[PDB]
Context: bound to proteins that are not shown
RNA sequence: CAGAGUGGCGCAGCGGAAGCGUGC
RNA sequence: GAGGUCGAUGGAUCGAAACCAUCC
RNA sequence: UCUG
Repeated sequence: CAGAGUGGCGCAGCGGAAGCGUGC
Repeated sequence: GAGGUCGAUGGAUCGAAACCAUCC
Repeated sequence: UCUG
C1' cells in the first nucleotide's frame, strides 16, 4: 500500500432479478 | 429437489449482494 | 475476522 468474507466446499454478478462448478 | 440473504451496522437511492462510510 |  492492496485485497477477501454469496448453497456443505469453490465461486459469477457490478442498479430492478439468487446463479454457475463440485459435493448430496 | 434440498442447500444462502450475499460478513455486521448505519447511510445515499424510488429500488441493492452490487454505491458510500465505520466495524469484526 | 483473515490474507497479499